[PDB]
């Protein structure tokens, strides 16, 4: 290297409570990574 599997970031922008300042959480688009076999 042709074919099947697995499984993904990201705690990012933002969003309502917030003393107006802290927290809590949170999308998915496009489009992956090698691997097994000779």
């Nucleotide at each position: 290297g042709g074919g099947a599997u697995c499984a993904c970031a990201a705690g990012u922008a933002g969003g309502a409570c917030u003393u107006c300042g802290g927290u809590c959480c949170g999308a998915a688009u496009a489009c992956a990574g090698a691997u097994c076999u000779c």